The RNA has 20 modelled nucleotides. The 2011 paper behind the entry is "Molecular Basis for Interaction of let-7 MicroRNAs with Lin28". The entry also contains Protein lin-28 homolog A, not shown here. Released in 2011, the model rests on X-ray crystallography data to a resolution of 2.9 A. It comes from the structure "Mouse Lin28A in complex with let-7d microRNA pre-element".

[PDB]
Context: bound to proteins that are not shown
RNA sequence: GGCAGGGAUUUUGCCCGGAG
Numbered sequence: 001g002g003c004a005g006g007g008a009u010u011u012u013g014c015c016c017g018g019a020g
Stems, first nucleotide, its partner, number of pairs: 001015004
């Protein structure tokens, strides 16, 4: 930078390279 999809109590996983 991009893309998402684990339904009942705790702060998100993945993917990207001579180019946006």

Crystallisation conditions: 0.6M NaH2PO4, 1.4M K2HPO4, pH 7, vapor diffusion, temperature 298K.